[PDB]
Context: one part of a larger RNA, bound to proteins that are not shown
């Protein structure tokens, strides 16, 4: 020192799975997209489709094309669209008074704060000493040019709005262009992309693996059972005693009484048959995926039964129990669609190292689920902080 | 130092909970008192009429009792924000279409100057991308809602469990201590030290407690109101050598049978008064008693006696209160000069915590090494003059080689390598790195292995590696197999009422 795996706030649990062992057994591949990393080339980049090389072990490879770059993506955005479509600052010469407009010049993607790095650097450090020099490092206050990037101001393009004047001419127009101040844009402001590869994440796909109840299409079944039809077979022995009939007696008649005969009935007792009440008997890993024993219901009828034949699945058939339709029925069976879908259950396979949660927010026909923010990891990148010293030695 | 902070300080602002308050508002609420205008009632005189007068209310005034989550004048603690400079300050100038009596106001821009970096403490910061899992929670202190309550349901705050072992609590998810690489020594925490069981086997200290249900350590695993002439303290009174308390004995009187009431009530059914000659005392009576009496008796006081005593209350331990189902639980045994309860001392025990040291890994260090440089060599010291000193050339005028008796001097540096220093190490879900971990096949490579014995399989054989795993020996076997550099994947099983086969 309790048994693992698992779900769980909580498992040694009287939670589930696991008798044992072997072998098999579960994040894949394709397309797309994102970012990160590697490589090539770079305002481009890429032949992937085609063609050429007297196809062909490898070679279905490889190499080449360039007036094969067609095309893709990138180099330009914006608007619903017609369409429009990214450069300004100084020096003057003027005009005008907008705070602007015409000309010549220069420059060339503005400015501010920060800014790795780089540049300059007074002053310092020292040799056996003094005089001034040279090679010559480090320390260096302070200043300068400022990468990328950040923030802020200004500018440029397109949409839209307010405002106000001016200009153009083959179109004098319901024509065209310009300014200024705002505001909408996934724009510009000396490109960064393309191709290939790898990884991680996301998705459509069987989609990590196994799993429904279901749905559809086409077929096979009435050898069981249900019902109709055809054609066959079968049902001891007894009880009761319907109608009809005969004789006798009574009666005016109507009719009545008595005895007998007769043999009817979804009649009774009870066999064979058919069925299946109760013992809630036997059995209940059985003789049997429904049987057995005793006891029972019925046993001339709406009776029992063989064979032939008919009805077939949302169909049949049903003296009706959702019963029966081949051990299957509140919708048979077989194959396919189909690896159907599952916010649900189960499982999910080597080691060490480092970091390490959440059950909270908002929205959701949301409450066993998601999206969202938080919490996590990974990858970085931008900087800061070094020293007196081969040794020791702060300076 | 760029800057920052789950922290203080300084300055300043915020708030309406706790508490408090109600002779402050709003609402609730008890009592008495005084006024008394009016308003009502009762009642009386008057009574023909007003009118007089008293009472009770209402009403007003001053007080008084008690309260508020959804009241409030007040008003904390804890708490929230901001500031504590260089993006500051100071001076000069310029721009504006805003503003305007005014170069006014404001803002912006430009140039210069100023570091005592303008609280403490600690710490290196900033920034982007991609991103999994989670989105059932639960517990404890304190606050807190519903509920009689709940191991109940719901919040706040911080910590914790979940994800986490370890020492203690017998046992236990949450408690107390403390968080974890593999070890040795030392020391502790919480908790303990009769024996289980490490440590009191101390001549431990001072008490308290006897249980015929004793008691015995956070959470925590059993108890209340109430009671005890058990005992131990403590509080407030009272009596007492002028004689108490206990005990043994006497008195316990008159008014008066106090008043009312009552049938009875003479101290003793009830309600109020509860006073006086008489002494040592005797009451308007503490009880028994009667229909009322009577009677007894008590307080009060005296005789005997000769030192303390009486009453109430309080809180420690103990006891009563105290009843449940299998036989049972301070953990057990047991423990009573304690092994119980309270206050205390010294010592001692051991955790994965703390200290010191070893080893492993991780992380950090703008970390070191290309100088393999046994002449290298390594602050900045040289050179050329002019002038010299200190030592080396006084018979003062006096300036040489780097190498060599030795021909030599370890290792290193797969730079993806090697070396040094410091701090660190928990982990589910999840992420990432490394793998000279493992399987199968492909391109290379090992002038690889193999019938002198491959793969496989067996093994109380020998070893390595933290581990995944691997190497070798022996046996069996009988034909193939492996290392390294890359490539590729149907690549690793304990589970799935997994599949198939076997037992």
């Nucleotide at each position: 020192a309790c048994c693992c795996g698992u779900c769980u706030u909580g498992a040694a649990a009287c939670a589930c799975g696991g008798a044992c062992c072997a072998a098999g057994g579960a994040g894949u591949c394709u397309a797309a997209c994102a970012c990160g990393u590697g490589c090539g080339c770079g305002a481009g980049u890429c032949g992937g489709g085609g063609g050429c090389u007297c196809g062909c072990a490898c070679g279905a490879a490889a190499g080449c094309c360039g007036c094969c770059g067609u095309g893709g993506c990138g180099c330009a955005a914006u608007g619903a669209a017609g369409g429009u479509g990214a450069a300004g600052g100084c020096c003057g010469g003027c005009g005008c008074g907008c705070u602007c407009g015409c000309c010549g010049g220069c420059c060339g993607a503005g400015g501010u704060g920060g800014g790795a790095u780089c540049c300059c650097g007074a002053g310092g450090c020292c040799u056996c000493u003094c005089c001034a020099g040279u090679c010559c490092g480090c320390c260096g206050a302070g200043g300068g040019c400022g990468c990328a990037c950040c923030a802020c101001c200004g500018g440029c393009c397109c949409g839209u709005c307010u405002c106000g004047c001016c200009c153009g001419c083959c179109g004098c127009g319901c024509c065209g262009g310009g300014g200024a101040g705002g505001u909408g844009g996934a724009g510009c402001a000396c490109g960064a992309g393309c191709g290939c590869a790898c990884g991680u994440g996301u998705u459509a796909g069987g989609a990590c693996c196994c799993g429904a109840a279901a749905g559809a299409u086409g077929g096979u079944g009435a050898a069981c059972u249900a019902u109709g039809c055809c054609u066959g077979g079968g049902c001891a022995g007894g009880g009761c005693g319907a109608a009809g009939c005969c004789a006798g007696a009574g009666g005016a008649a109507a009719c009545u009484c008595u005895g007998g005969u007769g043999g009817a009935g979804g009649u009774c007792c009870g066999u064979a048959g058919c069925g299946g009440u109760c013992c809630u008997g036997a059995c209940g890993u059985g003789c049997a995926a429904a049987u057995c024993g005793g006891u029972c219901g019925u046993c001339c009828g709406a009776c029992c039964u063989g064979g032939g034949u008919a009805u077939a699945g949302g169909g049949g058939c049903g003296a009706a129990a959702g019963a029966c339709u081949a051990a299957u029925c509140g919708a048979a069976c077989c194959a396919u669609c189909u690896a159907g879908u599952a916010g649900c259950u189960g499982g999910u396979u080597c080691c060490c190292u480092c970091c390490g949660a959440a059950g909270u927010u908002u929205c959701c026909c949301u409450c066993a689920g998601g999206a969202u923010a938080g919490c996590u990891g990974g990858c970085g990148c931008u900087c800061u902080c070094g020293c007196a010293g081969a040794c020791c030695c702060g300076a | 130092a760029c800057g920052c902070a789950g922290u203080u300080u300084u300055a300043u602002c915020c708030g309406g909970u706790a508490a408090a308050g109600c002779g402050a508002a709003u609402g609730a609420u008890u009592a008495g008192a005084g006024g008394u205008c009016u308003u009502g009632g009762g009642g009386c005189c008057g009574a023909a009429a007003c009118g007089a007068u008293c009472u009770c209310a209402a009403c007003c005034u001053a007080u008084u009792c008690u309260c508020a989550a959804a009241c409030u004048u007040u008003a904390a603690a804890u708490g929230g924000g901001u500031a504590a400079g260089a993006a500051g300050c100071c001076c000069g100038g310029c721009u504006c279409g805003c503003u305007g009596g005014c170069g006014u106001g404001g803002a912006g821009c430009c140039g210069g100057g100023c570091g005592u970096g303008g609280a403490a403490u600690g710490c290196g910061a900033g920034u982007g991308c991609c991103u999994a899992g989670u989105g059932g929670g639960c517990c404890a202190c304190u606050u807190u809602u519903g509920g009689u309550a709940a191991g109940c349901a719901g919040a706040a705050c911080u910590g914790g469990c979940g994800c986490u072992g370890c020492g203690g609590g017998a046992u236990g998810a949450a408690c107390c201590g403390a968080a974890c690489g593999c070890c040795g020594g030392g020391u502790u925490a919480a908790g303990g030290c009769g024996c289980c069981c490490g440590a009191u086997g101390c001549c431990g200290a001072c008490g308290c407690u006897c249980a015929u249900c004793a008691g015995a350590c956070c959470c925590c695993a059993g108890a209340a109101a109430a009671g005890g002439u058990g005992u131990u303290g403590g509080u407030u009174g009272a009596u007492a050598u002028a004689g108490a308390c206990a005990g043994c004995a006497g008195g316990a009187c008159g008014g008066u049978g106090g008043c009312c009431a009552u049938g009875g009530a003479a101290g003793u059914c009830g309600g109020a008064a509860u006073c006086c000659g008489c002494u040592a005392a005797g009451g308007a009576g503490u009880g028994u008693g009667u229909a009322a009496c009577a009677a007894c008796u008590c307080a009060c006081c005296u005789g005997c006696c000769g030192a303390a005593u009486c009453a109430a209350c309080u809180a420690g331990c103990c006891c009563u209160g105290a009843a449940a189902a299998u036989g049972g639980a301070u953990g057990g045994c047991g423990c009573u000069g304690g092994a119980g309860c309270g206050u205390c001392g010294g010592g001692c025990c051991c955790a994965u915590a703390c200290c010191c040291g070893g080893c492993c890994g991780u992380c950090g260090c703008c970390g070191g090494c290309a100088g393999u440089c046994g002449a290298g060599a390594g602050u900045g010291g040289a050179c050329g003059g002019g002038a010299g000193c200190g030592g080396c050339g006084g018979g003062c005028c006096g300036g040489a080689g780097c190498c060599c008796c030795g021909c030599g001097g370890a290792c290193g540096c797969u730079a993806c390598g090697c070396c040094g220093c410091g701090a660190c190490g928990a982990g589910u879900a999840g992420g990432a790195g490394g793998g000279c971990c493992g399987c199968u096949g492909c391109g290379g490579u090992g002038a690889g292995c193999c019938u002198u014995g491959a793969a496989g399989c067996c093994u109380a054989g020998g070893g390595c590696g933290c581990g995944g795993g691997c190497c070798c020996g022996g046996g069996u076997g009988g034909a193939g197999c492996c290392g390294c550099c890359g490539c590729a994947g149907g690549u690793g099983c304990a589970g799935a009422u997994c599949u198939u086969g076997g037992u």

Shown are 898 nucleotides from a PDB entry: RNA (28S rRNA, nucleotides 1312 to 2356) from Homo sapiens. Entry title: mRNA decoding in human is kinetically and structurally distinct from bacteria (GA state). Among the 80 different proteins in the entry, which are not shown, are uS17, Receptor of activated protein C kinase 1 and eL24. The 2023 paper behind the entry is "mRNA decoding in human is kinetically and structurally distinct from bacteria". NCBI's taxonomy places the organism under Eukaryota, Sarcopterygii, Tetrapoda, Boreoeutheria, Homo. The structure was determined by electron microscopy at 2.64 angstrom resolution and released in 2023. The entry also models potassium, magnesium and zinc ions. Rfam match: Eukaryotic large subunit ribosomal RNA. Its Rfam clan is "LSU clan". The family has 88 seed sequences and 107,465 matches in Rfam 15.1. Gene Ontology terms of the family: structural constituent of ribosome and ribosome.